The RNA (MERS-CoV-SL5) with a sequence from Middle East respiratory syndrome-related coronavirus has 156 modelled nucleotides. It was solved by cryo-electron microscopy to 5.9 angstrom.
[PDB]
């Protein structure tokens, strides 16, 4: 120098199973979808969340109800999507601000508009968000094999 075996790691692995996650996709079900309840007083409760001195009970706090004034089966203001109109400004053919009216409260459509400036029933669709399920990846264990790239022993 040419090999084999044991103890590691690793590019391309496979089967089965699983606690706890991120990202992406499909199907089914449910809910939310502009906001804020001007003041004052009293009584009766479940306590949605805490405390644990026995579910025989109590305190803090929250929600609900009634009455006076007064407008509540929404009398207003603020936020202004969509659409229309009479003037004053700006502006080398536009987009706005200001002012007024109707409808709506995520947007649109089809019946019934309890007689409301309204309150609802059966819904026919879309978008956003949350939750759940399924299909991957990652992680753990076992086995095969290996780029003659780590080490040691033995043999020729």
């Nucleotide at each position: 120098u040419u090999u084999u075996u044991c103890a590691g790691u690793u590019a391309g692995a496979g089967c089965g199973u699983c606690g706890u996650g991120u990202c992406u996709c499909u199907u089914g079900u449910a809910c939310g979808u502009c906001u804020c309840g001007g003041u004052c007083a009293c009584a009766a409760u479940a306590c949605a969340c805490g405390g644990u001195u026995u579910c025989g009970u109590c305190c803090g706090g929250u929600g609900c109800g009634u009455g006076g004034c007064a407008a509540u089966u929404c009398g207003g203001g603020g936020c202004a999507c969509a659409u229309c109109a009479u003037g004053u400004c700006u502006u080398u053919c536009g987009u706005g601000g200001c002012u007024g009216g109707u409808g709506u409260g995520a947007c649109c459509g089809c019946g019934c508009a309890a007689g409301g400036u309204g309150c609802g029933c059966g819904c026919g669709g879309u978008a956003c968000g949350u939750a759940u399920c399924g299909a991957g990846c990652a992680g753990c264990g076992c086995u095969c094999a290996a780029c003659u790239c780590u080490g040691a022993a033995a043999a020729a």

The source organism's lineage runs through Viruses, Riboviria, Pisuviricota, Merbecovirus and Betacoronavirus cameli. The PDB entry is titled "Conserved Structures and Dynamics in 5-Proximal Regions of Betacoronavirus RNA Genomes". Keywords: RNA structure, 5-proximal region, Coronavirus, Cryo-EM, VIRUS. The 2024 paper behind the entry is "Conserved structures and dynamics in 5'-proximal regions of Betacoronavirus RNA genomes".